[PDB]
Context: bound to proteins that are not shown
């Protein structure tokens, strides 16, 4: 740390 | 989403197929007879002329087609 | 109509 | 190294399968219809  | 009316895809391309009697037995009862519904070609609405020879149609034939 | 071996008949060969 | 054998090559024997079917699930769609 991403996406819903 | 409910009742009804159109496709579609899975079950299935990878799995099966089961309706009719011939025939055995007193009877329960047993049991995959006989190739396809199909002359041959894809087409017979391509097999015509013919004693016979040569010839017609087909890709194949009076026939490793009638 | 067409389709192995077993099996059945030929044709040909030194 | 036979004419009673082999070798070849040919004609017979020969198994016989030609979809006459294909949702009771689900997927999208469109009417009636309710909200």
């Nucleotide at each position: 740390c991403a996406a819903a | 989403a409910c009742c009804g009316g159109u496709g579609g895809u899975u079950u299935g391309u990878u799995a099966g197929u089961a309706u009719u009697u011939a025939u055995g037995u007193c009877a329960u009862c047993a049991a995959c007879a006989u190739g396809u519904c199909a002359a041959u070609g894809a087409a017979a609405u391509a097999u015509c002329a013919a004693u016979a020879a040569c010839g017609a149609u087909g890709a194949a034939a009076c026939u490793u087609a009638u | 109509g067409a389709u192995u071996a077993a099996c059945a008949u030929a044709a040909c060969a030194a | 190294c036979a004419u009673u054998g082999u070798g070849u090559u040919a004609u017979g024997g020969u198994u016989c399968u030609a979809u006459c079917g294909c949702a009771a699930a689900c997927c999208a769609u469109u009417g009636a219809g309710a909200u």

Shown are 119 nucleotides from a PDB entry: RNA (LSU-8; LSU-2) from Toxoplasma gondii. Shikha et al. published it in Nat Commun in 2025: "Numerous rRNA molecules form the apicomplexan mitoribosome via repurposed protein and RNA elements". Among the 75 different proteins in the entry, which are not shown, are Chain Ua, Large ribosomal subunit protein uL23m and bL27m.